[PDB]
């Protein structure tokens, strides 16, 4: 990087640090020099280890912010269900 499999409308910031874009991509729509993103602290959480205590990951704005492709409903806007694309853990393949 791919494959398999579980999970993805619950939960989590009166805190510090740095200084530019960030929310994967599309179309919308947000966050942001009153400091976003990312890092530390803290917290949630319980996939893995553990008997536990704790540790390895993960997560902490908006449903994965909505969406993209199909099924069904609808005249349509749109609704709903499920894929796809993403995300995380574990195992495995080259």
């Nucleotide at each position: 990087g791919g494959c398999u499999u579980a999970u993805c409308a619950a939960g989590a910031g009166a805190g510090g640090g740095c200084g530019a874009g960030c929310g994967a991509c599309u179309g919308g729509c947000g966050c942001g020099a009153a400091g976003a993103c990312c890092c530390c602290c803290g917290g949630c959480a319980a996939c893995c280890a553990g008997a536990a205590a704790u540790g390895g990951u993960g997560c902490c704005a908006a449903u994965u912010c909505c969406u993209g492709c199909a099924g069904c409903g609808g005249a349509a806007a749109c609704g709903u269900u499920g894929a796809a694309a993403g995300a995380u853990g574990a195992g495995c393949c080259g």
Annotation
Method: X-ray diffraction, resolution 2.5 A. The entry became public in 2016. The RNA (SAM-I RIBOSWITCH) with a sequence from Thermoanaerobacter tengcongensis has 94 modelled nucleotides. Taxonomically the source falls in Caldanaerobacter subterraneus (Bacteria, Bacillati, Thermoanaerobacterales, Caldanaerobacter). Keywords: RNA, KINK TURN, RNA MOTIF, SAM-I RIBOSWITCH. It comes from the structure "SAM-I riboswitch bearing the H. marismortui Kt-7 variant 3bn is CC". Rfam match: SAM riboswitch aptamer (S box leader). The family has 457 seed sequences and 9,625 matches in Rfam 15.1. Rfam's curators write: The SAM riboswitch is found upstream of a number of genes which code for proteins involved in methionine or cysteine biosynthesis in Gram-positive bacteria. The SAM riboswitch acts at the level of transcription termination control. The predicted structure consists of a complex stem-loop region followed by a single stem loop terminator region.